[PDB]
Context: one part of a larger RNA, bound to proteins that are not shown
RNA sequence: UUGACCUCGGAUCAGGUAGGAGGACCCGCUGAACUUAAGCAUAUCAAUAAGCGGAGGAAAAGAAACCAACAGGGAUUGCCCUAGUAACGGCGAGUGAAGCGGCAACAGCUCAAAUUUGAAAGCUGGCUUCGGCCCGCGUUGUAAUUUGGAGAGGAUGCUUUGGGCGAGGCUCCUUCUGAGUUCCCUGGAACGGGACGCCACAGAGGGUGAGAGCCCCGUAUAGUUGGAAGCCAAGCCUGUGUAAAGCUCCUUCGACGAGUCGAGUAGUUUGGGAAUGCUGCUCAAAAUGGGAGGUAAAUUUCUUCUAAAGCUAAAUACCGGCCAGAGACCGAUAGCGCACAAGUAGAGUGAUCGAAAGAUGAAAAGCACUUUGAAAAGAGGGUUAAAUAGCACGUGAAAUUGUUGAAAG
RNA sequence: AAACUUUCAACAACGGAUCUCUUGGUUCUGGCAUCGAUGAAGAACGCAGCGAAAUGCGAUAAGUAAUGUGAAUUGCAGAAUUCCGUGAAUCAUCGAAUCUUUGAACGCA
RNA sequence: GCGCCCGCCGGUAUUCCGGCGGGCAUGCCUGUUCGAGCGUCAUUUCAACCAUCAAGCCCUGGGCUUGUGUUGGGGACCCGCGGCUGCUCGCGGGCCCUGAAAAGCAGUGGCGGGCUCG
Numbered sequence: 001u002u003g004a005c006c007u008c009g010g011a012u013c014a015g016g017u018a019g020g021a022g023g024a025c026c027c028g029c030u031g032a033a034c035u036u037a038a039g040c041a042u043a044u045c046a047a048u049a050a051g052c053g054g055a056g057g058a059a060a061a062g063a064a065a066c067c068a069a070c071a072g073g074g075a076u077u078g079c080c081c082u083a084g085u086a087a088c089g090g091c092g093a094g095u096g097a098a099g100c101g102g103c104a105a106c107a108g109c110u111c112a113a114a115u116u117u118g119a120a121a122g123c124u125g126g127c128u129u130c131g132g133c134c135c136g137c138g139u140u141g142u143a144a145u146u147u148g149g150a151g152a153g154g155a156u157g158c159u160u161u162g163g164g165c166g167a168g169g170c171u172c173c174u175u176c177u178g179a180g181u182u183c184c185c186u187g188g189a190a191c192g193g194g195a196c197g198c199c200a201c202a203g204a205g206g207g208u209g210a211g212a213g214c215c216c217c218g219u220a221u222a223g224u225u226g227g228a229a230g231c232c233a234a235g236c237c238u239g240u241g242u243a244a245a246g247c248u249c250c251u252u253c254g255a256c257g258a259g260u261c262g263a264g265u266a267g268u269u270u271g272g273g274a275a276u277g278c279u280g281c282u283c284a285a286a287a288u289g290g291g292a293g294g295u296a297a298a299u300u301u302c303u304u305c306u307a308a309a310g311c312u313a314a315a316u317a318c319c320g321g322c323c324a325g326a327g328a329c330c331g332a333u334a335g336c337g338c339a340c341a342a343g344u345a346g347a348g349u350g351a352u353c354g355a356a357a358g359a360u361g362a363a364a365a366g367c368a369c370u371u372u373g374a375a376a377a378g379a380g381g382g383u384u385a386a387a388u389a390g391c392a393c394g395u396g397a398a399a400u401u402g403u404u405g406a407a408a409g
Numbered sequence: 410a411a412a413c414u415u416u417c418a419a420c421a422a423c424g425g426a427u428c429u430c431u432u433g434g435u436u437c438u439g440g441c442a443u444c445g446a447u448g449a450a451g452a453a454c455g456c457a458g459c460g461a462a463a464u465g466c467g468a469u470a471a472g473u474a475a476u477g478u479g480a481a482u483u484g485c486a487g488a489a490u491u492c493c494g495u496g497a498a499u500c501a502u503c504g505a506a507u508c509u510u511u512g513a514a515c516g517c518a
Numbered sequence: 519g520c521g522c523c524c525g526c527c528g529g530u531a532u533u534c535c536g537g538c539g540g541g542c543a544u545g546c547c548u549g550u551u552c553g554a555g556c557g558u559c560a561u562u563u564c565a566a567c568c569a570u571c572a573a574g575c576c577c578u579g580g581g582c583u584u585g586u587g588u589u590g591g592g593g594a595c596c597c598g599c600g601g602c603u604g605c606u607c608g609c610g611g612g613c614c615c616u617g618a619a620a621a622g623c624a625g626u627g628g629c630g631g632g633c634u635c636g
Stems, first nucleotide, its partner, number of pairs: 002560002005557001006555006013549006020444001025056001026054004036043001040090001066073002077104004087095002108311003111257001121142001122137002125134003151253002153250003157247005162238004168232004172227002176223002180196001181212001182195004197214002199203001205217003262283007289306005321441007329434002346353002358430002366393001369380004394428001400422010451511003454467003458485002473505001475502003478498001516520002521542009571585006589619001590616004595612007
C1' cells in the first nucleotide's frame, strides 16, 4: 500500500409503514367536588365524571406457581344461585366478594432451555426467456425434532399418508306465476249500499277522485330465467423418496424462564395488614427447589400446582357503522333542538348559545274578459260539488273589535 | 233629544284552539362488519337558460364509461336526440375512469 | 407568492420571455450505495519438485548391470575384521527402547584461497 470485521453516519437510492377521524361497547394511565352520616374532617360519592394514550367487529381474558380437603374437581368468559353470606368497618354512614351447585359455549397449542455436526438442511431482496441464477441475512444461531400429567435415543412390529383438476350443490341478488271494473241507486268522483259471482299455501300493506282480496303494485307457495363471490364436493388425472407419522418396550438419557421471588419501607387500592393487588426506594435468593393451602393434635408430618416468555374461536357488551322488521309509544306548545331552509336563520371577541315555521282542491281547473285605480285593494264575471276552500288558502274556539236591532242607565 | 257606557242576538273581523291527517320522532328486536399518506372526517371555490337558507358532481363538473330495464324528462323555454333499437330516462345497478384549493396535509412561505 | 432536479411546448430564438408534465415532508424497518474511526485483524512459502523409470547388454525373452538417496540418543545382550607394548579402542553386522525426544568429554592428515609477520 491492499483487503476484511465491528461501530457510527450520509443519500430527491429501491420497497414499506405511522400520524388523522370515529370512540355506543373495549384495554390502559391519571383523577375531583358537592352530597350522606339532619353540623363535619376518616369514610361515602368513586377506584365515577372530566382529561390523556391505544384497538376491533367484538375487545379483554385464557389453557392452573388454580379450586379445594373431597368418594374430589380441572383453560377462559357470561346467566341463575351462592348473598346482602363471609369480610372490613367515625362497627354510624355503610361498603361488600369468592369457592361449591344448575346452565350457555367448548379447543387446544407455540417457544427458550440439546450438537444437523455424516454436510444452514433455513430466510429477505434483485435479475429473470418464469426455468432458475446472483447478492445479502445468518454460527453472538435461521430449518427439522421436543415443551414436564411430557419428551429424546435405540430396538422391535403393526398401523397411517402426498399433490392437481373438478361435474354438481349451498348462500345471496334478479325474470315470471289467482280472481268482477257484471247490473241498479246516491254521489263531482264508488273504493258506499243492494243483487249475482270468482280467487284464496295469496282477506299483510300501499295507491287509485269516498271503507277495494278479484283496477294497479305487491303479498302466499313451490318452481323457474340469468348472474356474483366464497365454501363444500361425486368423481378423474397423477404419486415414490430406502420420505414422513402414531404406538410398544427399555442393562440409555431427560435440560423447565433472576434485579425475578423474597425481606424492610412509602404511596395507592381492595370485602381482604399471609400487605387483597400494584408501583416506587434500599438490600437482594434456591435446587431431594419454589408457590398456595390444610392441621392443637406434637411437628411444622400432609394436600395440590409450577411464577418471572408467547398465541388462540365460542358462549358475553354495544346510545356508533351498513341495513331490516316491529310497538297497548307521541301526534306539530307533542314526539329528537329540527315532520319544513335545522345545527339552519340569528347572537357573542371566543369557547359556545340556538329558534319559529306542517294541512287549497279529486284535479291548478291557481280567477280569462269588462270596469274602478298606484294596491299584499274593489265591483262585475268565470272555474269548481263547494271559492263564507282564492297560494292571507281543511275545520275555524275563546279573549278582543266593528256594524245593525232591542232594552237600560 | 243627542252622544257615551252596559247586556243580549245576527252578521262581519282578529287569532289559531278543537276534530281529523302524517315521506317525522321515540323505543325494542334481528342479520352483517366496511374510514385514512392509493390522501379520510371536516373546510372552501366552482359546474344547471331562469335556482337555494337544497341535492348531485369536479375543468370529463346536476356528470362520463359498463351492465340491466325498455320509451321518456317536465315549472316554463329548448333537443331533425331516440322507437323492431348497442336504445330515451333528473331510471336502476355499478366491477371502469375523472376527481380544483385546502385539511393528519407533505419543497418553502 | 418564492425555490430546486429532470423533461417538453409556444412566441424574433441555443442565449429574450412565459406556460405545462414528472418529482422534492418527517420518524422508523429491510435492502443498496457512499463515507468515518491513534475501534480492530491479516499481509516473506515452513509448499511441491530425485528416474512413477531410463540407458546399455545378452541367444526375441526372460532377465541382468549401472543409476547413491538413512534423525539423534540409550541398553541390565551375541559376533566378525583391523590396529597398539598392551589393556582396550576403531569398522561392520545382529536383539531391544524410544513424541522429529536431547545439558562439556571436538577428532583425523592435507591441497588450495582468505586473514596476518618480514